[PDB]
Molecule: U6 snRNA fragment; U4 snRNA fragment
Organism: Saccharomyces cerevisiae
RNA sequence: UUCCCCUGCAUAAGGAUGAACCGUUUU
RNA sequence: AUCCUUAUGCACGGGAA
Numbered sequence: 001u002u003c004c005c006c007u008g009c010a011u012a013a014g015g016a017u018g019a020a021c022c023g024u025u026u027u
Numbered sequence: 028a029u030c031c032u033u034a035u036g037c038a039c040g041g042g043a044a
Stems, first nucleotide, its partner, number of pairs: 001044005007038011
Other pairs, nucleotide, nucleotide, family: none
C1' cells in the first nucleotide's frame, strides 16, 4: 500500500403507503 | 415526509499478502 467482511454519514435510480392542537395564509 | 433494494465517495474495526 492492495484485497475481503461489518457498522455509521451524504448523493443518485426504482417500487409501496401514513400521521400530525390548529385559524387573512410561511407551496 | 417514512420504509426497502442497487450503485458511488468518506470515516472506524477485524483478517490475509